Entry title: NMR structure of the apoB mRNA stem-loop and its interaction with the C to U editing APOBEC1 complementary factor. Solved structure of RNA (apolipoprotein B mRNA), 31 nucleotides shown. The entry is indexed under RNA editing, apoB mRNA, APOBEC1, ACF, RNA. It was solved by solution NMR. The work is reported in "NMR structure of the apoB mRNA stem-loop and its interaction with the C to U editing APOBEC1 complementary factor" (Maris et al., Rna, 2005).

């Protein structure tokens, strides 16, 4: 320098910030 994986936020619908989504950034690993 490159790639890959992961977490985050915001919003929307309904019965619940709970379950989803839509966006935006860190974190880890690899080359």
């Nucleotide at each position: 320098g490159g790639a890959u994986a992961u977490a985050u936020g915001a919003u929307a619908c309904a019965a619940u910030u709970u379950g989803a989504u839509c966006a935006g950034u860190a974190u880890a690993u690899c080359c």